[PDB]
């Protein structure tokens, strides 16, 4: 920066 | 989760 | 509007990368 997560 | 968006009730 | 039921998005943290 991007994915995923849940107590959203 | 509630804060758009839907749907009851008053 | 308020309460009810429904309910993403955003962001935030947390790991990965």
């Nucleotide at each position: 920066u991007c994915g995923u997560g849940g107590u959203a | 989760a509630u804060u758009a968006c839907c749907u009851g009730c008053c | 509007g308020g309460c009810a039921g429904a309910g993403a998005a955003a962001c935030a943290c947390a790991c990965g990368a």
This is an experimental structure of RNA, with 35 nucleotides shown. Alam et al. published it in Biochemistry in 2005: "Conformational heterogeneity at position U37 of an all-RNA hairpin ribozyme with implications for metal binding and the catalytic structure of the S-turn". Released in 2005, the model rests on X-ray crystallography data to a resolution of 2.5 A. Crystallisation conditions: PEG 2000 MME, LITHIUM SULFATE, SPERMIDINE, COBALT HEXAAMINE, pH 6.0, VAPOR DIFFUSION, HANGING DROP, temperature 293K. Ions in the entry include sulfate. The entry is indexed under ribozyme, propyl linker, RNA.